[PDB]
C1' cells in the first nucleotide's frame, strides 16, 4: 500500500411513509 | 424538521498479502 472481515446487524448521504 | 422505514459510502479496527 492493496484485499478481506464485522461488532457498521451502524447511520450520515440517498430513497419511502406520517406529522 | 422530528418520528418511522429502508440504507450505502467514508473512516477506524482486525486479519490476510
Nucleotide at each position: 500500500u492493496c484485499g478481506u472481515g464485522g461488532u457498521a446487524u451502524a447511520u450520515u448521504a440517498c430513497c419511502u411513509g406520517c406529522c | 424538521g422530528g418520528c418511522a422505514g429502508a440504507g450505502a459510502a467514508a473512516c477506524a479496527c482486525a486479519c490476510g498479502a